[PDB]
Solved structure of RNA with a sequence from Tetrahymena thermophila, 21 nucleotides shown. It was solved together with Telomerase reverse transcriptase. Jansson et al. published it in Nat.Struct.Mol.Biol. in 2015: "Structural basis of template-boundary definition in Tetrahymena telomerase". The structure was determined by X-ray crystallography at 3 angstrom resolution and released in 2015.

Context: bound to proteins that are not shown
RNA sequence: UCAUUCAGUUCU
RNA sequence: AGAACUGUC
Numbered sequence: 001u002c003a004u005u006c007a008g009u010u011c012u
Numbered sequence: 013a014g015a016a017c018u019g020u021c
Stems, first nucleotide, its partner, number of pairs: 006019006
C1' cells in the first nucleotide's frame, strides 16, 4: 500500500 | 483467523 499469484519462514 | 519477513519468468 489499489494489490501481494506461486514458494518458503515467523509471531499471537 | 489477524500480523510480519523472504525468494521469484
Ions in the entry include magnesium. The PDB entry is titled "Structural Basis of Template Boundary Definition in Tetrahymena Telomerase".